[PDB]
Context: one part of a larger RNA, bound to proteins that are not shown
Molecule: 18S rRNA, nucleotides -7 to 1123; U3 snoRNA, nucleotides 1 to 333
Organism: Saccharomyces cerevisiae S288C
RNA sequence: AAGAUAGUUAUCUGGUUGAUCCUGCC
RNA sequence: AGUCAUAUGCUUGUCUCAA
RNA sequence: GACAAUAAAUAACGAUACAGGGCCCAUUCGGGUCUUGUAAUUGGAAUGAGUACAAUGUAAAUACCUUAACGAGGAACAAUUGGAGGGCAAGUCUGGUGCCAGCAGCCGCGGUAAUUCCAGCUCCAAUAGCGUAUAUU
RNA sequence: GCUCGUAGUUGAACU
RNA sequence: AUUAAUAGGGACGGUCGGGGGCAUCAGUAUUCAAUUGUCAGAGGUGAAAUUCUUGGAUUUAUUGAAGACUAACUACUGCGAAAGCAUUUGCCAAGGACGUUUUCAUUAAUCAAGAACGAA
RNA sequence: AAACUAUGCCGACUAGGGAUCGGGUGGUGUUUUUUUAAUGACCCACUCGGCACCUUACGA
RNA sequence: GGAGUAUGGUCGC
RNA sequence: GUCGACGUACUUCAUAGGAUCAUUUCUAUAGGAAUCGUCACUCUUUGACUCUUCAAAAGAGCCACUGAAUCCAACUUGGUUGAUGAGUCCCAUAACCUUUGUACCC
RNA sequence: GUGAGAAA
RNA sequence: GUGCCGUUGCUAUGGCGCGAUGAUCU
RNA sequence: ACCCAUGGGUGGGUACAAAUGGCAGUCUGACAAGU
Numbered sequence: 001a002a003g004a005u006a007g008u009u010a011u012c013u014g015g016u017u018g019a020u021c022c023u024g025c026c
Numbered sequence: 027a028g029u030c031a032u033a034u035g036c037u038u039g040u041c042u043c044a045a
Numbered sequence: 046g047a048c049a050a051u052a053a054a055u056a057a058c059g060a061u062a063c064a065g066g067g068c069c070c071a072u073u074c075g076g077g078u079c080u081u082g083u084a085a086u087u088g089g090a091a092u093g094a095g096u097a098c099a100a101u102g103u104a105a106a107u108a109c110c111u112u113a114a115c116g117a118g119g120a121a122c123a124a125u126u127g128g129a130g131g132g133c134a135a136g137u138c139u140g141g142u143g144c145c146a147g148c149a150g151c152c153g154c155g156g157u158a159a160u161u162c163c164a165g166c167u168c169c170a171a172u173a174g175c176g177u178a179u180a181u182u
Numbered sequence: 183g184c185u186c187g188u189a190g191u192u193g194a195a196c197u
Numbered sequence: 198a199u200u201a202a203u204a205g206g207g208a209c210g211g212u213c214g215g216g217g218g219c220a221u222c223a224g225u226a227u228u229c230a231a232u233u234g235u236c237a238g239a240g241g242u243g244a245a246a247u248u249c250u251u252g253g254a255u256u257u258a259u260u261g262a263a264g265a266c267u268a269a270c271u272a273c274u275g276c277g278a279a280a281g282c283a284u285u286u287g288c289c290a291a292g293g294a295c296g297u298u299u300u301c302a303u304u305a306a307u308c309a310a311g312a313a314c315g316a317a
Numbered sequence: 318a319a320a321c322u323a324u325g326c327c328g329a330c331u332a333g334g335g336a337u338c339g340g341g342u343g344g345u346g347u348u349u350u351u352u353u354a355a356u357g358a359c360c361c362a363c364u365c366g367g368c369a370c371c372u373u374a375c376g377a
Numbered sequence: 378g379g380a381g382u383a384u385g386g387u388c389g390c
Numbered sequence: 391g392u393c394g395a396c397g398u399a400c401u402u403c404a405u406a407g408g409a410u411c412a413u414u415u416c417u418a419u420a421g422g423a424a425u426c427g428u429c430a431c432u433c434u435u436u437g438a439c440u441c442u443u444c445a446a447a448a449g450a451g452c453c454a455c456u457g458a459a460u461c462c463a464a465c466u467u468g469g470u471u472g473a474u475g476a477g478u479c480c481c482a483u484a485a486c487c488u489u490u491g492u493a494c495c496c
Numbered sequence: 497g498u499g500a501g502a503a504a
Numbered sequence: 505g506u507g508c509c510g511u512u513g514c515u516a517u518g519g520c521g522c523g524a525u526g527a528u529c530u
Numbered sequence: 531a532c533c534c535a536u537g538g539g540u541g542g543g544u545a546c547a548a549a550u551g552g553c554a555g556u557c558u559g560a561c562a563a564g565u
Base pairs, nucleotide, nucleotide: 017412018411019410020409021408022407023406027182028181029180031179032178033177034176035175036174040052042050058088059087060086061085063082064081065080066079067078068077069076070075093122095115096114097112099111125171126170127169128168129167131166132163138147139146140145183314185312186311190307191306192305194200195199204304205301206300207299208297209296210295212293213292217289218288219287223267224266227263228262229261230260231259232258238249239248275282276281327376328375332372333371335370337367338366339365340364341363342362343361344360346359347358348357379402380401381400382399383398384397386396387395388394389393390391464565465564466563467562468561475557486552487551488549489548490547491546492545493544494543495542497529501522507520508519509518511516531540532539534538
C1' cells in the first nucleotide's frame, strides 16, 4: 500500500500396447 | 578347476637326500 | 623299490644349393599379410654317457671331486607317454529306387630272401615323469 | 480345531 | 511409606449384545383323530407305475391332540475362544467397551508337556 | 456322511477416506412435552474400541 | 517335469 | 495277429538387461540438439518436353492450291601452274647405334 | 664405403 | 751421453720421432 | 683385366665434340562449289 482481508488461488492427462536395435545366456 | 585322496598301468643318467 | 625331495645333458654355429609360396582371420561368398620351405648338400670347432693308469673321503673298503689315456656324426652312445585327425585294394560284410549308403578294413593274386613300399602317413602336449577309474572339493 | 496354562524365553521411569 | 507407563489387575455409574442355564406364553404349517358337506377320482412323473380311494378318497368348515421349526423382517452385520447363536415375559449367573483428580503397585508376555471346550 | 474352482505376496506397517456397530464430550434446532412420569429419537463437530471394505508411505 | 514319438526286449491281450 | 503293463531310446519348452521409435505437445524421462516473412551462386537427384537406338507393328485414309528440303540430268564458276581425300607439334629443329676427339678406372 | 691397427 | 742434425765452450744441450681431427681394403 | 724388365700397345665405361656413317624410304591424284 491499486491491496484476492471466508484460497474454487482446487479439480481439470498417470500413461495401454506394439515394433526395431544392441547385449548376453559360466 | 583341483584333491603327499585310494587302487591300476606306462616309462625312466647322474647327484644329493632317501623315510 | 620312481614313498615324497635336489639341480644337469641327449647337441651350439656356419657355408652353399634348389624352389616359389607360406602364414592368419571369418558365420559366408571371401579378407588380410609377407623372405619362406627343403627327411637337399656341407664345413669345421666344443665336450660328456661310457672304458681307467692314479692320488683324497675311508676302524679299512664303496658312491663322489680332481688327473694323464681313449670316448661323436644318427642304425651316432637309438627316452617315451598321452592325445588329435585324414586317406588307402582286382580284398570282406550289411542295407539299398542303378553308378550309392553304412559299418569297417594286420586278411588281396603271386611270393617271406620274398616285397622297398604314402621316405618309416600328418600334427600336438609333458618330458625325468605319466594316464586311467571311484569318491570328494 | 479353540483357549487356558507348567519348564525354557522375553520382561516400566527413578535415587 | 517416589511415581502409578496411551504396561496389568480392581471397584463404581450408565450401557450394550439373535452371549449362557431354567421354566414360562404364543405363531402358523405338517401329521393324526373326530364332526358335517357334494359325490368321482387323488398321488407322483417327461410320460409311467407303487399307494390311497362307496365303509365316501382328495377337497371346503369345525375343533381336538402330538412332535419338530420360529419365516417375511435377515444384513454393509451384533455376540461368543471355536463349534455355534434368532417368538414372549420373568428368574439366575457371567462378559465387552465406554467414563471416572477411583484402588493396588509391575502383579505383564511367548508358550512346548497337561487340561477344558468341538452339531461331528 | 464330509468335499467338488475357490488364491489375496508377507510383515516388527506410514498415512489416509467413506461406511457401520457400542459408549462418552459439546452445540444446535426439530421431533418431544406441559406438577408429573422413565428427559427418549433425529442433525452435526469431537472422542475411544470393534467388524469389514477401499488407496497409500516403508521394511525381511 | 509337463508333453508326444518309437519300440523285432520283457509280461500279458 | 493286434493291443494293454513294464523296460529302454528319442523329439520338445525357459529367459534377462538396456537403448530408441511410435498420442498432429507429452509412451512417463527432466543428464537432451533444434522457434526467424530468402537475397544470389555452384553442385546433385528426379522427371516433362523434341528426336532416337535395341526392333518393330499400324496409319482419319481423298483431291486441290501454295511453300520448303534432298537426289539426278542440265548450266555457270574454280581446277593438273593441282579439285576431292588424308594424325604436325608428342620434338628429323631430333632419338638411338656405329665411327672418330677429351678421361681415369678394378 | 670399413674402422685400430701400421713401420719395424 | 744419440736416430739425424742444432747451439756452446771453459760437458751443458735445441727439434721431432705413428694416429679417432682416422692406420689399413675399395 | 692382357703382354712384354718404375715405357708402350690391347681390353671394356660413363660426362663431354664432329659425321654428306648407319636405322632411312618422302602422301593420294580428277572433281568440287553454287543455281